An RNA: 24 nucleotides with solved positions. Crystals were grown from: 10% MPD, 0.040 M sodium cacodylate pH7.0, 0.012 M spermine tetrahydrochloride, 0.08 M sodium chloride, 0.02 M magnesium chloride. The PDB entry is titled "RNA duplex with 2-MeImpG analogue bound-2 binding sites". The work is reported in "Structural Rationale for the Enhanced Catalysis of Nonenzymatic RNA Primer Extension by a Downstream Oligonucleotide" (Zhang et al., J. Am. Chem. Soc., 2018). It was solved by X-ray crystallography to 1.5 angstroms. Ions in the entry include magnesium. The model includes bound 5'-O-[(S)-hydroxy(4-methyl-1H-imidazol-5-yl)phosphoryl]guanosine (8OS).
[PDB]
RNA sequence: AGACUUAAGUCU
RNA sequence: AGACUUAAGUCU
Ligand code: 8OS
Numbered sequence: 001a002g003a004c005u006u007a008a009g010u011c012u
Numbered sequence: 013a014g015a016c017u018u019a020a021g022u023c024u
Stems, first nucleotide, its partner, number of pairs: 001024012
Other pairs, nucleotide, nucleotide, family: none
C1' cells in the first nucleotide's frame, strides 16, 4: 500500500 | 443493488 470477510454508521 | 467511513480478522 492493496483485496476480501465480519461488525457498525452515512449517503445514492 | 452500490459506494464511502470507523473498527476487527484473513490473505497479498
Ligand atoms: O436501497 C436502495 N437500493 C437500490 N438498489 N438503490 C437505492 C437504494 N436506496 C437508494 N438507492 C438509489 O438511490 C437508487 O438508485 C435511486 O436512484 C437513489 C434515490 O435514493 P434517495 O431516496 O434519494 C435516499 N437514500 C437514502 N436516503 C434517501 C432519502